[PDB]
Context: bound to proteins that are not shown
DNA sequence: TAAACTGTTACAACCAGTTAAGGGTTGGGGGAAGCACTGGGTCT
DNA sequence: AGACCCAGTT
DNA sequence: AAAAAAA
DNA sequence: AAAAAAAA
């Protein structure tokens, strides 16, 4: 060296403090693994 | 002198009943939502 | 360049 | 400051 | 001062 040369939307701001899903709230109750069945017969 | 033959391994019932599975109460208050700086035209 | 001029009159 | 019509 | 029909 360009209607292009120089060129900060840039510069600084707690979206910010306060604010317990928080307080009550017996799967709980009631219900027997029950009843019945010689390890048995038989063996020097 | 010799070393368990064997029916048999549990039936049968039942395998959660009922009740209710959030009740209430609040669903953002409340303040600001750019402050300046840079000004474009027409005249003398 | 340099003034200014940027909205209620009843 | 006198200046124009009626539901 | 109606009478026509709209998320009365």
């Nucleotide at each position: 060296a360009u209607u292009g040369a120089a060129a900060g939307a840039g510069u600084g701001c707690u979206u910010c403090c306060c604010c317990a899903a928080a307080c009550c709230c017996u799967u709980a109750a009631c219900u027997g693994g029950u009843u019945g069945u010689a390890a048995c017969a038989g063996u020097u």